[PDB]
RNA sequence: CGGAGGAACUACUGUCUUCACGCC
RNA sequence: GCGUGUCGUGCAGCCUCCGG
Numbered sequence: 001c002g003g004a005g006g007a008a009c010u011a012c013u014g015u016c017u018u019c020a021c022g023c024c
Numbered sequence: 025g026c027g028u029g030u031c032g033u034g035c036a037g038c039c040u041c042c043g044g
Stems, first nucleotide, its partner, number of pairs: 001043006012037004016032001019029005
């Protein structure tokens, strides 16, 4: 790193997506 | 692009085994 399986998961963290607002 | 939000039961996170 791929795969199979197991937990957990309406949260959190990281990510990605939508949309707005800001900044070069 | 960077940020603040926002959409969102998005996806991953933890363990075992197989293979490299």

Source information:
The depositors describe the entry as "Crystal Structure of Hepatitis C Virus IRES Subdomain IIa". An RNA structure, in which 44 nucleotides are resolved. The 2008 paper behind the entry is "Structure of hepatitis C virus IRES subdomain IIa". The structure was determined by X-ray crystallography at 2.32 angstroms resolution and released in 2008. The entry is indexed under HCV, IRES, subdoamin IIa, RNA, Strontium, Hepatitis.